Shown are 94 nucleotides from a PDB entry: RNA from Lachnospiraceae bacterium ND2006, together with DNA. It was solved together with 12i1-WT.

Context: bound to proteins that are not shown
DNA sequence: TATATTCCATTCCTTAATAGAACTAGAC
DNA sequence: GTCTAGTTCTATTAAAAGGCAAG
């Protein structure tokens, strides 16, 4: 000090049988990449 | 298909940080 | 008896003696 209803979050053709499971947060940059949509160029 | 660039978006990772200790005098 | 606010704590990184005779 009491709210009593939630830390974050992954999975599944059947979201439930108590389904099953897993996690250090935070703050800012900088590095390396990627994707989209057009340009230019190229044999 | 390939280079390459322009601009608007995006991932994945690294590297500076903060998330303090152990203590006494003085207020209970 | 307790707690709290409030201080300072920590590296490691020094410097000169020794070494030589009568006097």
């Nucleotide at each position: 000090a009491u709210u009593u209803u939630u830390g974050u979050g992954c999975c599944c053709a059947u979201c439930g049988u108590u389904g099953g499971c897993a996690c250090u947060a935070u703050u800012a940059a900088g590095g390396a990449a990627u994707g989209g949509a057009a340009u230019a160029u190229a044999g």
Zhang et al. published it in Nat Commun in 2021: "Mechanistic insights into the R-loop formation and cleavage in CRISPR-Cas12i1".